[PDB]
RNA sequence: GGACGUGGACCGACUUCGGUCGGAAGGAAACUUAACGUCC
Repeated sequence: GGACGUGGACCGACUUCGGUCGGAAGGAAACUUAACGUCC
C1' cells in the first nucleotide's frame, strides 16, 4: 500500500457524561466515516 470482517460518536454544546441536540462530507428516508481486527 491492497483486500476482507465488525451495527452505532469524529467534532462541539448540555445533563450525573446516561441521553439528546448542533456542526462537517453524501443524503434527509437513513445509513456511513473518522475506529478496530484479520489476511496478503
This is an experimental structure of RNA with a sequence from Dengue virus 1, with 40 nucleotides shown. The PDB entry is titled "DENV1 SLA three-way junction RNA (DenvSLAsh)". The entry is indexed under flavivirus, 5' UTR, SLA, viral replication, NS5 promoter, RNA, Structural Genomics, Seattle Structural Genomics Center for Infectious Disease, SSGCID. It was solved by solution-state NMR. The work is reported in "Structure of the dengue virus RNA promoter" (Sun and Varani, Rna, 2022).